[PDB]
Context: one part of a larger RNA, bound to proteins that are not shown
RNA sequence: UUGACCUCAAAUCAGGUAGGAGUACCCGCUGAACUUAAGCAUAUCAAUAAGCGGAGGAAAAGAAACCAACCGGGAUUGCCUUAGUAACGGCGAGUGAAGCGGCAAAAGCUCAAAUUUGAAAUCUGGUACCUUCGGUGCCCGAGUUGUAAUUUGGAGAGGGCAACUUUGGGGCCGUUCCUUGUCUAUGUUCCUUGGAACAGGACGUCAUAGAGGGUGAGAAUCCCGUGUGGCGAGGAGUGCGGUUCUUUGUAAAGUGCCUUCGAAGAGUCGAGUUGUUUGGGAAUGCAGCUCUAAGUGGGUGGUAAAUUCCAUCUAAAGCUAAAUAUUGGCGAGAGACCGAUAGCGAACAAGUACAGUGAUGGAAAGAUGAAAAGAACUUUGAAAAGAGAGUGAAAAAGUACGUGAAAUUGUUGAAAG
RNA sequence: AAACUUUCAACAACGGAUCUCUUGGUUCUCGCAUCGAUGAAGAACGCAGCGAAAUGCGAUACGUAAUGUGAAUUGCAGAAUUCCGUGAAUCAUCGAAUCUUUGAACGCACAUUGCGCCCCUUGGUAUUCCAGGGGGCAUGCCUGUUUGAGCGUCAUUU
Numbered sequence: 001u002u003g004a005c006c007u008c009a010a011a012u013c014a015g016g017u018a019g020g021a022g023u024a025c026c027c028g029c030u031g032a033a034c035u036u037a038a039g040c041a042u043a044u045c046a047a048u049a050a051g052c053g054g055a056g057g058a059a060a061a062g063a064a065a066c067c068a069a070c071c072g073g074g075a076u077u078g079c080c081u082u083a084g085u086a087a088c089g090g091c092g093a094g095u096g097a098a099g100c101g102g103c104a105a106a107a108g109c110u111c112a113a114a115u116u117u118g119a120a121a122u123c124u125g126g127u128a129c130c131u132u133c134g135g136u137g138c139c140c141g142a143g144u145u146g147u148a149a150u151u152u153g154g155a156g157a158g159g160g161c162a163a164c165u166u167u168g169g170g171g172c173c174g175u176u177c178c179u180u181g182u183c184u185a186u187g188u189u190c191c192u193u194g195g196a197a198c199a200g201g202a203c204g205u206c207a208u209a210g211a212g213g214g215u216g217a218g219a220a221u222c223c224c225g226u227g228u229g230g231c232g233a234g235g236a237g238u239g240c241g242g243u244u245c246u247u248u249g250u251a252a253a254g255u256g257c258c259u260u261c262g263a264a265g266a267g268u269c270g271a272g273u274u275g276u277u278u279g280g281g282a283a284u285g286c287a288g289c290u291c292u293a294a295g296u297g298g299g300u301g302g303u304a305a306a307u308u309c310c311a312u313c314u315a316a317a318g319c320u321a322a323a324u325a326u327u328g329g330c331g332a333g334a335g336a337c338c339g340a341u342a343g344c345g346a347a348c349a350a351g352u353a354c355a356g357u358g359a360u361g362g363a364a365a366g367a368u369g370a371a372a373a374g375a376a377c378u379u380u381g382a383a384a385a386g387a388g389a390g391u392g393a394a395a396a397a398g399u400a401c402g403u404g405a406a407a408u409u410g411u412u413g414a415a416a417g
Numbered sequence: 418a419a420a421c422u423u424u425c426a427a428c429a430a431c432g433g434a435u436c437u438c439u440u441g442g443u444u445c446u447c448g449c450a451u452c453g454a455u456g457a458a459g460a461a462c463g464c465a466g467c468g469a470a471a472u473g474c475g476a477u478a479c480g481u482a483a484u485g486u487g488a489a490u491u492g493c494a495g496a497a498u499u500c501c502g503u504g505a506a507u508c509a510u511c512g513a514a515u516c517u518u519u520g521a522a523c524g525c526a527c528a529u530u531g532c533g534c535c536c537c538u539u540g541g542u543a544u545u546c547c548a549g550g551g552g553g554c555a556u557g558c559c560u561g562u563u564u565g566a567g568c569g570u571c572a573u574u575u
Stems, first nucleotide, its partner, number of pairs: 002572002005569001006567006013561006020452001025056001026054004036043001040090001066073002077104004087095002108319003111265001121147001122142002125139006156261006164254004168246008176236008187203001188219001189202004204221002206210001212224003270291007297314005329449007337442002354361002366438002374401001377388004402436001408430010459519003462475003466493002481513001483510003486506001524532002533554009
Other pairs, nucleotide, nucleotide, family: 001573cWW004570tWS019454tWH019555cWW020457tSS024057cWW024326cSS025325cSS026059tSS030050tWS031047tWS031049tHS032048tWH033046tHH034045tHS035044cWW037092cSS042092tWW043093tWS056058cSS057325tWS057450cHS058324tWH061076cSS062075cSS062321tHS063107tWS063108tHS063320tWH064074tHS065269cWS065298tWS066312tHS068070cWS068311cWS069301tWS075322tWW076323tWW081100tHS082099tWS083098tHH084085cHS084096tHS085097tWH086096tHS087279tSS089092tHS089093tHS097279tHS104323cSS105322cSS106321cWS107320tWS107321tHS112152tWH112264cWS113151tHS116146cHS117146tWW120143tSS120146tHS122147cSS124140cWW151263tWS155262tHS167249tWW175237cWW184228cWW185206cSS185209tWS193197tWH194196tHS194217tWS195216tSS196216tSS197198cSS197199tHS209210cSS209226cWS211225tHS215219tWH217218cSS237239cHS266294tHH267268cHS268293tWH268316cSS269292tHS277284cWW278280tHS282303cHS294297cSS303304cHS328450cWW338342cSS339347tWS339439tHS340347tWS340366tHS340439tWH342347tWH343441tSS343442tSS345350tSS346350tSS349470tSS350364tHH351352cHS351362tWS352363tWH353362tHS356358tHS356359tHS368372tWH368397cSS369371tHS369373tHS369394tWS370393tHH371392cWS372395tWW373391cSS373397tWW374398tSS375389cWS375398tWH376389tHS381383tHS381384tHS390398tWW391395tWH392394tHS392397tHS403435cWW404433tWS404434tHS405433tHS406432tHS407431tHS453521tWS454523cWH456520tWS456521tHS456522tWS456523tWW457522tHH458520tHS463478tSS464478tSS468470cHH472479cWW475476cWS477480cSS480514cWW480515cWS482511tWS487504tSS487505tHS488500tWS488504tHS489496cWW489505tSS526529tHS
């Protein structure tokens, strides 16, 4: 000087992503006191309320470092049991699980640690094109401080030998599942009452329909529905039943025998101590600090310790439907429930009006009639209104409206003082 | 004797009990899984021929488009009755839009309808000023792109 690499920046750089709401149920953290103990401090209320963080249609848990001690079971969850039991506890008040058994539901699995080393076989992005939840080229990039294939302990891998078996991916048409639309019986026949017949009486009809609602009073048959069955439309999804196109296979997987191997998670496990918590008692779990392993090891085996055995799992990495929860949201169906001082605070322009600086607090209030037919007109009055007239089945229904109690009141009548 | 007081009845008051009603509540069961930076929930202000609310909506404002139905809406006014129809309606459905000012709320602020900057464009003699129209400018984080920084550091070349 030029170009890398590592680390760290900047940009209104290209493309994304988080926040807030709801919060019934769910996963955590934090965390009371009232209360009980006839006082009270440990204890209890409670590992609850309040506070904070984080999810989903469910969450969480989950395929054993499990339970056991049996002739052994075999992921998790939930119910019935275990059991008011073992145990804890000023051994007081009180508290309190688990294993087995019966059931509901059932489902299993993935990484790390291995030399592709005769071939980074892998992947984001940009770009062009295409049949676009994506595909194919091409180009930068990521990546060897390790991306693919291969293996996960139930195993499995590398060699060697011997054999047979089994396969992929499309459209199209039915069914399914959801969301919707439409069609599908039988009297408005006579008499009485009434303003009105949907009442009573008579005579019928349909019924896989006499659920329910409406219509001027108790309506299967007046109307909508109901019951039964038919015909459409729109998605979603291969769940699986048929058809059609391409056949992936020099590929992939499974299986016997021999042989050599068999990598298996650390400031972890475990120990001490402190605090908290548990039924967990010389310490159940959790956390802080100190100490800190092993590989025929390690954990557990509910009394501390040393010694000797045995049994049982395989931690410190990971995913997973269902049975379970649900005072929220959305959509339905119901009730020996309440019936306007009840029932939600709220049947009504209710979280409204109104109060409070604010957090917050927070009511009352339903019913004319079948129909407004809501009183034309006359008359008195300044008018409100009255009196008539009228409408109506009824104004002893006039919007100060169903019924219209009582307290309390007016008038009239009766009576006593 | 009356008035007055008291008691009872009738009619009239007061008041709103009772009875009958019920588009509300409450509880149980069943099914479902769907909020938000593509701007939510919530707020403010607006919008109708005649509305103060409730309800609906956003300057396209009690709605626009689309689809279905098949003739209303109704308090009045008005419109319409080719209404044997691409078509009434405060109708149902809803896939397309519109969606002020806000709010997690995002240019900076907010007891302000306060103050910026950038790109495109129009007007005013205009790169620079003023105005109008359109479109932009938050933070943390990830992948990538570009431009860099450091004797952290390699090689190479002075």
An RNA structure (25S ribosomal RNA, nucleotides 3 to 419; 5.8S ribosomal RNA, nucleotides 1 to 158) from Saccharomyces cerevisiae, in which 575 nucleotides are resolved. It holds a match to the Rfam family "Eukaryotic large subunit ribosomal RNA". The 2024 paper behind the entry is "Evolving precision: rRNA expansion segment 7S modulates translation velocity and accuracy in eukaryal ribosomes". The sample was in a buffer at pH 7.5. The entry also models magnesium, potassium and zinc ions. The PDB entry is titled "Yeast 80S, ES7s delta, eIF5A, Stm1 containing". Among the 77 different proteins in the entry, which are not shown, are 60S ribosomal protein L22-A, 60S ribosomal protein L3 and RPL5 isoform 1. It was solved by electron microscopy to 2.4 angstrom.